[PDB]
Context: bound to proteins that are not shown
C1' cells in the first nucleotide's frame, strides 16, 4: 500500500 | 479483544 | 468411560 | 499451571 | 487483522 464510512478480531 | 477450557 |  | 487466540 | 459498502 489513494481515501473514508462500519462490520466481525 | 485476552477470553474459553481442564469432568464419569 | 473407553 | 496448561491448552487454545 | 481480515472484509465489505461507497467516490471525481
Nucleotide at each position: 500500500u489513494g481515501g473514508a464510512g462500519u462490520g466481525u478480531g | 479483544c485476552a477470553a474459553u477450557g481442564g469432568u464419569g | 468411560u473407553u | 499451571c496448561c491448552a487454545u487466540u | 487483522a481480515c472484509a465489505c459498502u461507497c467516490c471525481a
About this RNA:
An RNA: 32 nucleotides with solved positions. Crystals were grown from: 26% MPD, 5% PEG 3350, 50 mM imidazole pH 8. Method: X-ray crystallography, resolution 2.9 angstrom. The entry became public in 2019. Keywords: RNA-binding protein, microRNA, target directed microRNA decay, HYDROLASE-RNA complex, RNA BINDING PROTEIN, RNA binding protein-rna complex.